Shown are 68 nucleotides from a PDB entry: RNA (U4 small nuclear RNA variant: Native sequence 85-145, of which nucleotides 97-104 are replaced with GAAA tetraloop and nucleotides 134-137 are replaced with GAAA tetraloop receptor.) from Homo sapiens.
The entry has 7 different proteins, among them Small nuclear ribonucleoprotein Sm D2, Small nuclear ribonucleoprotein E and Small nuclear ribonucleoprotein-associated proteins B and B'.
Crystallisation conditions: 4-10% PEG 550 MME, 0.1M KSCN or (NH4)2SO4, 0.1 M TRIS PH 8.0-8.5 10 MM MGCL2, 2 MM CYCLEN.
The work is reported in "Structure of the spliceosomal U4 snRNP core domain and its implication for snRNP biogenesis" (Leung et al., Nature, 2011).
It was solved by X-ray crystallography to 3.6 A.
The depositors describe the entry as "Spliceosomal U4 snRNP core domain".
[PDB]
Context: bound to proteins that are not shown
C1' cells in the first nucleotide's frame, strides 16, 4: 500500500438488511485471474556474419525433447 473489524452518526427498507461520511484500531494479506514461482534442462536448424577454398560461428530468429 490493500482489504476486514467496533462504535457513533447519517440516508433508506416492510422487514430482513443496504448505502454514506468521519473516527479508532484489539485484524489480517504463500491455496486456481498478478506480488512467495511450473519452473529447470538438453538438442537442431540460420548469415542478412566471417573465411582463399576447406569451411567455422549462431547474437538475433525457427523448432524438438526430457523430467522415468
Nucleotide at each position: 500500500g490493500c482489504c476486514g473489524u467496533g462504535a457513533c452518526g447519517a440516508c433508506u427498507g416492510a422487514a430482513a438488511a443496504g448505502u454514506c461520511g468521519g473516527c479508532a484500531u484489539u485484524g489480517g494479506c504463500a491455496a486456481u485471474u498478478u506480488u512467495u514461482g511450473a519452473c529447470a534442462g538438453u538438442c537442431u536448424c540460420u548469415a542478412u556474419g566471417g573465411g582463399u577454398a576447406a569451411c567455422c560461428u549462431a547474437a538475433g530468429g525457427a523448432g524438438a525433447c526430457u523430467g522415468g